[PDB]
Context: bound to proteins that are not shown
RNA sequence: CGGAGAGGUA
DNA sequence: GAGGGTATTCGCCGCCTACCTCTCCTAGCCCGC
DNA sequence: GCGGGCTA
DNA sequence: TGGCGGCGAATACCCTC
Repeated sequence: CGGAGAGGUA
RNA backbone atom coordinates (compact mmCIF):
# COMPACT_ATOMS: atom_id res chain seq x y z
P C A 1 1.81 4.07 0.50
O5' C A 1 0.25 4.40 0.59
C5' C A 1 -0.68 3.40 0.97
C4' C A 1 -0.69 2.24 0.00
C3' C A 1 -1.93 1.36 0.00
O3' C A 1 -3.01 1.92 -0.73
C1' C A 1 0.00 0.00 0.00
P G A 2 -4.28 1.01 -1.09
O5' G A 2 -3.78 0.08 -2.28
C5' G A 2 -4.08 -1.32 -2.30
C4' G A 2 -4.04 -1.87 -3.70
C3' G A 2 -3.85 -3.38 -3.81
O3' G A 2 -5.06 -4.10 -3.64
C1' G A 2 -2.36 -2.29 -5.29
P G A 3 -5.03 -5.60 -3.05
O5' G A 3 -4.35 -6.46 -4.20
C5' G A 3 -5.04 -6.74 -5.42
C4' G A 3 -4.18 -7.55 -6.36
C3' G A 3 -3.74 -8.91 -5.86
O3' G A 3 -4.73 -9.91 -6.03
C1' G A 3 -1.89 -7.76 -6.79
P A A 4 -4.69 -11.25 -5.15
O5' A A 4 -3.35 -11.98 -5.61
C5' A A 4 -3.28 -12.69 -6.84
C4' A A 4 -1.97 -13.42 -6.99
C3' A A 4 -1.63 -14.41 -5.89
O3' A A 4 -2.26 -15.67 -6.06
C1' A A 4 0.24 -13.04 -6.32
P G A 5 -2.59 -16.59 -4.79
O5' G A 5 -1.15 -17.08 -4.29
C5' G A 5 -0.37 -17.96 -5.07
C4' G A 5 1.04 -18.08 -4.55
C3' G A 5 1.20 -18.60 -3.13
O3' G A 5 1.09 -20.01 -3.05
C1' G A 5 2.58 -16.71 -3.43
P A A 6 0.67 -20.71 -1.67
O5' A A 6 1.92 -20.46 -0.71
C5' A A 6 3.16 -21.09 -0.95
C4' A A 6 4.18 -20.74 0.10
C3' A A 6 3.77 -20.96 1.55
O3' A A 6 3.87 -22.32 1.95
C1' A A 6 4.78 -18.84 1.34
P G A 7 2.90 -22.89 3.09
O5' G A 7 3.45 -22.22 4.43
C5' G A 7 4.73 -22.54 4.93
C4' G A 7 5.17 -21.61 6.04
C3' G A 7 4.28 -21.55 7.27
O3' G A 7 4.45 -22.65 8.14
C1' G A 7 4.88 -19.36 6.63
P G A 8 3.21 -23.16 9.04
O5' G A 8 2.96 -21.96 10.07
C5' G A 8 3.88 -21.71 11.12
C4' G A 8 3.60 -20.41 11.82
C3' G A 8 2.40 -20.37 12.76
O3' G A 8 2.65 -20.99 14.01
C1' G A 8 2.49 -18.38 11.47
P U A 9 1.44 -21.48 14.93
O5' U A 9 0.83 -20.14 15.53
C5' U A 9 1.50 -19.42 16.55
C4' U A 9 0.65 -18.31 17.10
C3' U A 9 -0.73 -18.71 17.61
O3' U A 9 -0.70 -19.23 18.92
C1' U A 9 -0.92 -16.80 16.23
P A A 10 -1.77 -20.34 19.38
O5' A A 10 -3.11 -19.52 19.58
C5' A A 10 -3.22 -18.55 20.61
C4' A A 10 -4.46 -17.70 20.44
C3' A A 10 -5.78 -18.44 20.46
O3' A A 10 -6.21 -18.75 21.77
C1' A A 10 -5.77 -16.89 18.67
P DG B 1 -37.33 -40.99 -39.77
O5' DG B 1 -38.10 -39.77 -39.08
C5' DG B 1 -38.72 -38.77 -39.89
C4' DG B 1 -39.77 -38.01 -39.11
C3' DG B 1 -39.25 -37.29 -37.86
O3' DG B 1 -39.96 -36.06 -37.66
C1' DG B 1 -40.81 -38.94 -37.21
P DA B 2 -39.51 -35.06 -36.48
O5' DA B 2 -40.82 -34.94 -35.57
C5' DA B 2 -42.01 -34.35 -36.10
C4' DA B 2 -43.18 -34.52 -35.15
C3' DA B 2 -42.98 -33.89 -33.77
O3' DA B 2 -44.21 -33.35 -33.28
C1' DA B 2 -43.27 -36.22 -33.52
P DG B 3 -44.31 -32.74 -31.79
O5' DG B 3 -45.59 -33.53 -31.20
C5' DG B 3 -45.55 -34.98 -31.15
C4' DG B 3 -46.34 -35.43 -29.94
C3' DG B 3 -46.03 -34.67 -28.66
O3' DG B 3 -47.17 -34.71 -27.80
C1' DG B 3 -45.19 -36.89 -28.51
P DG B 4 -46.91 -33.87 -26.46
O5' DG B 4 -46.54 -35.02 -25.41
C5' DG B 4 -47.28 -36.26 -25.46
C4' DG B 4 -46.93 -37.11 -24.27
C3' DG B 4 -46.50 -36.32 -23.03
O3' DG B 4 -46.99 -36.98 -21.87
C1' DG B 4 -44.74 -37.73 -23.74
P DG B 5 -46.24 -36.61 -20.49
O5' DG B 5 -45.17 -37.80 -20.36
C5' DG B 5 -45.67 -39.16 -20.33
C4' DG B 5 -44.57 -40.09 -19.90
C3' DG B 5 -43.89 -39.71 -18.58
O3' DG B 5 -43.88 -40.82 -17.68
C1' DG B 5 -42.27 -40.06 -20.29
P DT B 6 -43.41 -40.50 -16.17
O5' DT B 6 -42.09 -41.41 -16.04
C5' DT B 6 -40.81 -40.79 -15.78
C4' DT B 6 -39.73 -41.72 -16.26
C3' DT B 6 -38.31 -41.34 -15.87
O3' DT B 6 -37.89 -41.90 -14.63
C1' DT B 6 -38.40 -41.73 -18.18
P DA B 7 -36.56 -41.21 -14.06
O5' DA B 7 -35.37 -41.63 -15.07
C5' DA B 7 -35.17 -43.03 -15.40
C4' DA B 7 -34.08 -43.16 -16.44
C3' DA B 7 -32.68 -42.86 -15.91
O3' DA B 7 -31.72 -43.78 -16.42
C1' DA B 7 -33.19 -41.40 -17.71
P DT B 8 -30.38 -43.57 -15.56
O5' DT B 8 -29.65 -42.33 -16.29
C5' DT B 8 -29.00 -42.56 -17.56
C4' DT B 8 -28.35 -41.28 -18.02
C3' DT B 8 -27.31 -40.70 -17.06
O3' DT B 8 -26.00 -40.88 -17.59
C1' DT B 8 -28.73 -39.00 -18.01
P DT B 9 -24.76 -40.43 -16.67
O5' DT B 9 -24.42 -38.98 -17.26
C5' DT B 9 -24.57 -38.73 -18.65
C4' DT B 9 -24.17 -37.31 -18.99
C3' DT B 9 -23.01 -36.77 -18.17
O3' DT B 9 -22.20 -35.91 -18.97
C1' DT B 9 -24.95 -35.48 -17.71
P DC B 10 -20.86 -35.26 -18.37
O5' DC B 10 -21.15 -33.69 -18.43
C5' DC B 10 -21.75 -33.13 -19.60
C4' DC B 10 -22.09 -31.67 -19.38
C3' DC B 10 -21.04 -30.88 -18.60
O3' DC B 10 -20.95 -29.55 -19.09
C1' DC B 10 -23.08 -30.90 -17.38
P DG B 11 -19.62 -28.69 -18.85
O5' DG B 11 -20.14 -27.39 -18.09
C5' DG B 11 -21.19 -26.61 -18.66
C4' DG B 11 -21.88 -25.77 -17.60
C3' DG B 11 -20.92 -25.07 -16.64
O3' DG B 11 -21.05 -23.66 -16.76
C1' DG B 11 -22.66 -26.25 -15.44
P DC B 12 -20.11 -22.68 -15.89
O5' DC B 12 -21.01 -22.34 -14.62
C5' DC B 12 -22.37 -21.96 -14.79
C4' DC B 12 -23.07 -21.83 -13.45
C3' DC B 12 -22.25 -21.12 -12.37
O3' DC B 12 -23.02 -20.09 -11.76
C1' DC B 12 -23.01 -23.23 -11.57
P DC B 13 -22.29 -18.90 -10.96
O5' DC B 13 -22.51 -19.28 -9.42
C5' DC B 13 -23.82 -19.30 -8.87
C4' DC B 13 -23.83 -19.99 -7.52
C3' DC B 13 -22.67 -19.63 -6.61
O3' DC B 13 -23.03 -18.58 -5.73
C1' DC B 13 -23.16 -22.01 -6.57
P DG B 14 -21.92 -17.91 -4.78
O5' DG B 14 -21.73 -18.97 -3.60
C5' DG B 14 -22.80 -19.21 -2.69
C4' DG B 14 -22.43 -20.28 -1.68
C3' DG B 14 -21.03 -20.19 -1.11
O3' DG B 14 -20.97 -19.27 -0.02
C1' DG B 14 -21.51 -22.44 -1.73
P DC B 15 -19.55 -18.73 0.50
O5' DC B 15 -18.90 -20.00 1.22
C5' DC B 15 -19.50 -20.52 2.40
C4' DC B 15 -18.90 -21.87 2.77
C3' DC B 15 -17.41 -21.86 3.06
O3' DC B 15 -17.14 -21.43 4.40
C1' DC B 15 -17.95 -23.70 1.64
P DC B 16 -15.86 -20.51 4.72
O5' DC B 16 -16.12 -19.96 6.20
C5' DC B 16 -17.22 -19.10 6.47
C4' DC B 16 -17.03 -18.34 7.78
C3' DC B 16 -15.96 -17.27 7.76
O3' DC B 16 -16.44 -16.06 7.19
C1' DC B 16 -15.93 -18.50 9.83
P DT B 17 -15.42 -14.88 6.84
O5' DT B 17 -14.85 -14.42 8.26
C5' DT B 17 -15.68 -13.69 9.16
C4' DT B 17 -14.91 -13.27 10.40
C3' DT B 17 -13.65 -12.48 10.15
O3' DT B 17 -13.94 -11.10 9.95
C1' DT B 17 -13.29 -14.12 11.86
P DA B 18 -12.85 -10.14 9.26
O5' DA B 18 -11.67 -10.05 10.34
C5' DA B 18 -11.84 -9.26 11.51
C4' DA B 18 -10.68 -9.46 12.48
C3' DA B 18 -9.31 -9.10 11.95
O3' DA B 18 -9.07 -7.70 11.99
C1' DA B 18 -9.22 -11.12 13.23
P DC B 19 -7.90 -7.05 11.10
O5' DC B 19 -6.57 -7.72 11.66
C5' DC B 19 -5.87 -7.11 12.74
C4' DC B 19 -4.76 -8.01 13.27
C3' DC B 19 -3.48 -8.01 12.47
O3' DC B 19 -2.68 -6.87 12.75
C1' DC B 19 -4.03 -10.23 13.17
P DC B 20 -1.56 -6.40 11.70
O5' DC B 20 -0.40 -7.50 11.85
C5' DC B 20 0.39 -7.54 13.03
C4' DC B 20 1.42 -8.66 12.96
C3' DC B 20 2.38 -8.59 11.79
O3' DC B 20 3.45 -7.68 12.06
C1' DC B 20 1.63 -10.84 12.13
P DT B 21 4.17 -6.91 10.85
O5' DT B 21 5.13 -8.01 10.20
C5' DT B 21 6.24 -8.50 10.94
C4' DT B 21 6.86 -9.71 10.27
C3' DT B 21 7.38 -9.49 8.86
O3' DT B 21 8.67 -8.89 8.87
C1' DT B 21 6.21 -11.57 8.99
P DC B 22 9.24 -8.17 7.55
O5' DC B 22 9.40 -9.38 6.50
C5' DC B 22 10.33 -10.42 6.76
C4' DC B 22 10.31 -11.45 5.65
C3' DC B 22 10.53 -10.89 4.26
O3' DC B 22 11.92 -10.78 3.98
C1' DC B 22 8.75 -12.51 4.27
P DT B 23 12.43 -10.36 2.52
O5' DT B 23 12.20 -11.68 1.65
C5' DT B 23 12.82 -11.81 0.39
C4' DT B 23 11.92 -12.54 -0.59
C3' DT B 23 11.91 -11.97 -1.99
O3' DT B 23 12.85 -12.65 -2.81
C1' DT B 23 9.69 -12.61 -1.23
P DC B 24 13.15 -12.12 -4.29
O5' DC B 24 11.94 -12.69 -5.16
C5' DC B 24 11.80 -12.32 -6.51
C4' DC B 24 10.36 -12.41 -6.96
C3' DC B 24 9.98 -11.47 -8.09
O3' DC B 24 10.20 -12.09 -9.35
C1' DC B 24 8.24 -11.64 -6.40
P DC B 25 10.16 -11.22 -10.70
O5' DC B 25 8.61 -11.24 -11.12
C5' DC B 25 8.14 -10.38 -12.15
C4' DC B 25 6.63 -10.53 -12.32
C3' DC B 25 5.96 -9.36 -13.03
O3' DC B 25 5.71 -9.69 -14.39
C1' DC B 25 4.91 -9.75 -10.89
P DT B 26 6.70 -9.22 -15.55
O5' DT B 26 7.08 -10.58 -16.30
C5' DT B 26 6.13 -11.64 -16.39
C4' DT B 26 6.62 -12.73 -17.33
C3' DT B 26 8.03 -12.54 -17.86
O3' DT B 26 8.60 -13.79 -18.24
C1' DT B 26 6.46 -12.11 -19.59
P DA B 27 10.04 -13.85 -18.95
O5' DA B 27 9.70 -13.95 -20.51
C5' DA B 27 8.88 -15.00 -20.99
C4' DA B 27 9.03 -15.19 -22.49
C3' DA B 27 10.44 -14.97 -23.02
O3' DA B 27 10.69 -15.82 -24.14
C1' DA B 27 9.01 -13.22 -23.79
P DG B 28 12.09 -15.75 -24.92
O5' DG B 28 11.70 -15.11 -26.33
C5' DG B 28 10.62 -15.65 -27.08
C4' DG B 28 10.25 -14.74 -28.24
C3' DG B 28 11.43 -14.25 -29.07
O3' DG B 28 11.18 -14.42 -30.45
C1' DG B 28 10.16 -12.39 -28.27
P DC B 29 12.34 -14.15 -31.53
O5' DC B 29 11.69 -13.07 -32.52
C5' DC B 29 10.46 -12.42 -32.18
C4' DC B 29 10.47 -10.97 -32.62
C3' DC B 29 11.70 -10.54 -33.41
O3' DC B 29 11.38 -9.49 -34.31
C1' DC B 29 11.59 -9.26 -31.49
P DC B 30 11.44 -9.71 -35.90
O5' DC B 30 11.06 -8.27 -36.48
C5' DC B 30 9.90 -7.59 -35.98
C4' DC B 30 10.22 -6.15 -35.62
C3' DC B 30 11.28 -5.47 -36.50
O3' DC B 30 10.77 -4.27 -37.06
C1' DC B 30 11.80 -5.18 -34.19
P DC B 31 11.65 -3.40 -38.08
O5' DC B 31 11.92 -2.04 -37.28
C5' DC B 31 10.84 -1.36 -36.65
C4' DC B 31 11.34 -0.32 -35.66
C3' DC B 31 12.35 0.67 -36.24
O3' DC B 31 12.02 2.01 -35.86
C1' DC B 31 13.28 -0.42 -34.34
P DG B 32 12.88 3.24 -36.42
O5' DG B 32 13.80 3.66 -35.18
C5' DG B 32 13.19 3.96 -33.92
C4' DG B 32 14.24 4.36 -32.90
C3' DG B 32 15.26 5.38 -33.39
O3' DG B 32 15.52 6.35 -32.38
C1' DG B 32 16.38 3.41 -32.70
P DC B 33 16.25 7.73 -32.76
O5' DC B 33 17.66 7.63 -32.01
C5' DC B 33 17.70 7.39 -30.60
C4' DC B 33 19.09 6.96 -30.17
C3' DC B 33 20.23 7.86 -30.66
O3' DC B 33 21.05 8.28 -29.58
C1' DC B 33 20.67 5.57 -31.19
P DG C 1 28.01 -6.43 -34.36
O5' DG C 1 27.60 -5.86 -32.93
C5' DG C 1 28.59 -5.31 -32.07
C4' DG C 1 27.96 -4.69 -30.84
C3' DG C 1 27.06 -5.62 -30.03
O3' DG C 1 27.22 -5.39 -28.64
C1' DG C 1 25.79 -3.79 -30.83
P DC C 2 26.49 -6.35 -27.57
O5' DC C 2 25.51 -5.36 -26.79
C5' DC C 2 26.03 -4.19 -26.16
C4' DC C 2 24.93 -3.21 -25.82
C3' DC C 2 23.81 -3.78 -24.95
O3' DC C 2 23.48 -2.86 -23.91
C1' DC C 2 22.89 -2.89 -26.95
P DG C 3 22.36 -3.24 -22.82
O5' DG C 3 21.19 -2.18 -23.10
C5' DG C 3 21.51 -0.79 -23.19
C4' DG C 3 20.27 0.03 -23.49
C3' DG C 3 19.03 -0.38 -22.70
O3' DG C 3 18.28 0.77 -22.31
C1' DG C 3 18.63 -0.69 -25.03
P DG C 4 17.01 0.61 -21.35
O5' DG C 4 15.76 0.94 -22.30
C5' DG C 4 15.80 2.10 -23.13
C4' DG C 4 14.55 2.19 -23.98
C3' DG C 4 13.26 1.80 -23.26
O3' DG C 4 12.18 2.63 -23.68
C1' DG C 4 13.63 0.32 -25.07
P DG C 5 10.73 2.49 -22.99
O5' DG C 5 9.78 2.07 -24.21
C5' DG C 5 9.79 2.84 -25.40
C4' DG C 5 8.98 2.17 -26.49
C3' DG C 5 7.57 1.74 -26.08
O3' DG C 5 6.66 1.91 -27.16
C1' DG C 5 8.86 -0.19 -26.65
P DC C 6 5.09 1.64 -26.94
O5' DC C 6 4.79 0.40 -27.91
C5' DC C 6 5.18 0.46 -29.28
C4' DC C 6 4.84 -0.84 -29.99
C3' DC C 6 3.47 -1.41 -29.64
O3' DC C 6 2.85 -1.97 -30.80
C1' DC C 6 5.16 -2.96 -29.01
P DT C 7 1.28 -2.33 -30.78
O5' DT C 7 1.26 -3.93 -30.86
C5' DT C 7 1.90 -4.59 -31.94
C4' DT C 7 2.18 -6.05 -31.60
C3' DT C 7 0.95 -6.84 -31.14
O3' DT C 7 0.81 -8.03 -31.91
C1' DT C 7 2.73 -7.11 -29.59
P DA C 8 -0.58 -8.85 -31.91
O5' DA C 8 -0.17 -10.29 -31.36
C5' DA C 8 0.84 -11.04 -32.01
C4' DA C 8 1.28 -12.23 -31.17
C3' DA C 8 0.15 -13.17 -30.76
O3' DA C 8 0.57 -14.53 -30.84
C1' DA C 8 1.17 -12.26 -28.81
P DT D 1 -1.73 -33.98 -16.92
O5' DT D 1 -2.90 -33.55 -15.92
C5' DT D 1 -3.48 -34.52 -15.05
C4' DT D 1 -4.75 -33.99 -14.42
C3' DT D 1 -5.62 -35.04 -13.75
O3' DT D 1 -6.27 -34.51 -12.60
C1' DT D 1 -6.67 -34.23 -15.77
P DG D 2 -6.77 -35.50 -11.44
O5' DG D 2 -7.66 -34.57 -10.50
C5' DG D 2 -7.05 -33.81 -9.46
C4' DG D 2 -7.35 -34.42 -8.10
C3' DG D 2 -7.35 -33.43 -6.94
O3' DG D 2 -8.66 -32.95 -6.68
C1' DG D 2 -6.36 -35.57 -6.37
P DG D 3 -8.89 -31.54 -5.96
O5' DG D 3 -10.39 -31.16 -6.34
C5' DG D 3 -11.38 -32.17 -6.42
C4' DG D 3 -11.66 -32.78 -5.06
C3' DG D 3 -12.96 -33.56 -4.98
O3' DG D 3 -12.88 -34.58 -3.99
C1' DG D 3 -13.17 -31.44 -3.86
P DC D 4 -13.93 -35.81 -4.02
O5' DC D 4 -15.30 -35.16 -3.52
C5' DC D 4 -15.43 -34.73 -2.17
C4' DC D 4 -16.80 -34.14 -1.90
C3' DC D 4 -17.95 -34.82 -2.64
O3' DC D 4 -19.01 -35.14 -1.74
C1' DC D 4 -18.01 -32.47 -3.00
P DG D 5 -20.31 -35.93 -2.24
O5' DG D 5 -21.52 -34.95 -1.88
C5' DG D 5 -21.65 -34.44 -0.56
C4' DG D 5 -22.74 -33.39 -0.48
C3' DG D 5 -24.05 -33.77 -1.16
O3' DG D 5 -25.16 -33.28 -0.41
C1' DG D 5 -23.16 -31.85 -2.22
P DG D 6 -26.66 -33.67 -0.82
O5' DG D 6 -27.41 -32.26 -0.92
C5' DG D 6 -26.77 -31.18 -1.57
C4' DG D 6 -27.77 -30.10 -1.93
C3' DG D 6 -29.04 -30.59 -2.60
O3' DG D 6 -30.12 -29.71 -2.34
C1' DG D 6 -27.63 -29.50 -4.20
P DC D 7 -31.58 -30.03 -2.93
O5' DC D 7 -31.58 -29.30 -4.35
C5' DC D 7 -31.26 -27.92 -4.43
C4' DC D 7 -31.16 -27.47 -5.88
C3' DC D 7 -32.22 -28.06 -6.81
O3' DC D 7 -33.17 -27.07 -7.16
C1' DC D 7 -30.02 -28.07 -7.81
P DG D 8 -34.44 -27.44 -8.08
O5' DG D 8 -34.02 -26.89 -9.52
C5' DG D 8 -33.44 -25.60 -9.65
C4' DG D 8 -32.83 -25.42 -11.02
C3' DG D 8 -33.76 -25.77 -12.18
O3' DG D 8 -33.80 -24.71 -13.13
C1' DG D 8 -31.72 -27.00 -12.36
P DA D 9 -34.86 -24.73 -14.33
O5' DA D 9 -33.95 -24.96 -15.62
C5' DA D 9 -32.78 -24.18 -15.81
C4' DA D 9 -31.86 -24.83 -16.82
C3' DA D 9 -32.52 -25.17 -18.16
O3' DA D 9 -31.68 -24.80 -19.24
C1' DA D 9 -31.54 -27.11 -17.24
P DA D 10 -32.29 -24.57 -20.71
O5' DA D 10 -31.39 -25.50 -21.64
C5' DA D 10 -29.97 -25.42 -21.56
C4' DA D 10 -29.34 -26.76 -21.90
C3' DA D 10 -29.75 -27.35 -23.25
O3' DA D 10 -28.59 -27.60 -24.05
C1' DA D 10 -29.97 -28.97 -21.51
P DT D 11 -28.68 -28.53 -25.36
O5' DT D 11 -28.41 -30.00 -24.80
C5' DT D 11 -28.78 -31.14 -25.55
C4' DT D 11 -28.72 -32.39 -24.69
C3' DT D 11 -29.12 -33.68 -25.41
O3' DT D 11 -28.21 -34.73 -25.09
C1' DT D 11 -30.50 -33.36 -23.50
P DA D 12 -27.84 -35.84 -26.19
O5' DA D 12 -27.96 -37.22 -25.39
C5' DA D 12 -27.95 -38.46 -26.10
C4' DA D 12 -27.97 -39.63 -25.14
C3' DA D 12 -28.63 -40.89 -25.68
O3' DA D 12 -27.98 -42.07 -25.20
C1' DA D 12 -29.95 -39.97 -23.89
P DC D 13 -28.21 -43.47 -25.95
O5' DC D 13 -29.64 -43.98 -25.41
C5' DC D 13 -29.73 -44.70 -24.18
C4' DC D 13 -31.15 -45.14 -23.89
C3' DC D 13 -31.85 -45.91 -25.02
O3' DC D 13 -32.41 -47.12 -24.52
C1' DC D 13 -33.22 -44.12 -24.30
P DC D 14 -33.16 -48.14 -25.52
O5' DC D 14 -34.71 -47.93 -25.21
C5' DC D 14 -35.25 -48.31 -23.94
C4' DC D 14 -36.75 -48.05 -23.88
C3' DC D 14 -37.56 -48.69 -25.01
O3' DC D 14 -38.76 -49.28 -24.51
C1' DC D 14 -37.90 -46.34 -25.01
P DC D 15 -39.64 -50.25 -25.45
O5' DC D 15 -41.11 -49.61 -25.41
C5' DC D 15 -41.90 -49.74 -24.24
C4' DC D 15 -43.18 -48.92 -24.35
C3' DC D 15 -44.11 -49.31 -25.50
O3' DC D 15 -45.47 -49.19 -25.11
C1' DC D 15 -43.41 -47.08 -25.80
P DT D 16 -46.65 -49.44 -26.17
O5' DT D 16 -46.93 -47.98 -26.78
C5' DT D 16 -47.47 -46.96 -25.95
C4' DT D 16 -48.18 -45.90 -26.78
C3' DT D 16 -48.91 -46.43 -28.01
O3' DT D 16 -50.18 -45.79 -28.16
C1' DT D 16 -47.28 -44.84 -28.68
P DC D 17 -51.26 -46.37 -29.20
O5' DC D 17 -51.33 -45.25 -30.34
C5' DC D 17 -51.74 -43.93 -30.01
C4' DC D 17 -51.31 -42.94 -31.09
C3' DC D 17 -51.87 -43.24 -32.49
O3' DC D 17 -52.52 -42.10 -33.02
C1' DC D 17 -49.50 -42.96 -32.56
An RNA structure, together with DNA, in which 68 nucleotides are resolved. It was solved by electron microscopy to 2.9 angstroms. The PDB entry is titled "Mycobacterium tuberculosis RNAP elongation complex". The sample was in a buffer at pH 7.5. Keywords: RNA polymerase, transcription factor, elongation, pausing, TRANSCRIPTION, TRANSFERASE-DNA-RNA complex. Primary citation: Delbeau et al., Mol.Cell (2023), "Structural and functional basis of the universal transcription factor NusG pro-pausing activity in Mycobacterium tuberculosis".